The depositors describe the entry as "Structure of a dimerized UUCG motif". Shown are 44 nucleotides from a PDB entry: RNA. The entry is indexed under UUCG tetraloop dimer, RNA. It was solved by X-ray crystallography to 2.59 angstroms.
RNA sequence: GGGCUGCACUUCGGUGCUGCCC
RNA sequence: GGGCUGCACUUCGGUGCUGCCC
Numbered sequence: 001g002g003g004c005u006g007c008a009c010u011u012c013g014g015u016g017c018u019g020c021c022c
Numbered sequence: 023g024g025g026c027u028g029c030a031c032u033u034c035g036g037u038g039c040u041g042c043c044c
Base pairs, nucleotide, nucleotide: 001044002043003042004041006039007038008037009036010035013032014031015030016029017028019026020025021024022023
Other pairs, nucleotide, nucleotide, family: 005040cWW011033tWS011034tHS012033tHS018027cWW
């Protein structure tokens, strides 16, 4: 450096709810 | 029901590290 793992941080997206709108 | 929000749960993926391997 690479592979598979698991852990930490993050979260395209999914789910629910708040506020305002149609 | 739909739109935009923010919050909760999750996390395709990204980043790092552990174990074993090349």